[PDB]
The RNA (HIV-1 REV RESPONSIVE ELEMENT RNA) has 30 modelled nucleotides. It was solved by solution-state NMR. The entry is an ensemble of 5 models. The 1996 paper behind the entry is "Structural change in Rev responsive element RNA of HIV-1 on binding Rev peptide".

C1' cells in the first nucleotide's frame, strides 16, 4: 500500500430478521 464489507441506519418486514448497494485514518489478507 492494494482488495473487500462489517455495522448504524436505508430498504422489505416478522420491525426481530436478512441484505448492504452507502463509508478510512481502520480491521481483515497479503
Nucleotide at each position: 500500500g492494494g482488495u473487500g464489507g462489517g455495522c448504524g441506519c436505508a430498504g422489505c418486514u416478522u420491525c426481530g430478521g436478512c441484505u448492504g448497494a452507502c463509508g478510512g485514518u481502520a480491521c481483515a489478507c497479503c